[PDB]
RNA sequence: GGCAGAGUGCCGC
RNA sequence: GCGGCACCUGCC
Numbered sequence: 001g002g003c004a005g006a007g008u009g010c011c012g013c
Numbered sequence: 014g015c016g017g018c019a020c021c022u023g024c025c
Base pairs, nucleotide, nucleotide: 001025002024003023004022005021007020008019009018010017011016012015013014
Other pairs, nucleotide, nucleotide, family: none
C1' cells in the first nucleotide's frame, strides 16, 4: 500500500 | 434488504 475472509458500526432509503 | 463506506483479522 494492496489482496483475502467474517461480523459490526456509520450512512442512505 | 438493498447499496455505499469503515473497522476487525489472515496473507503479500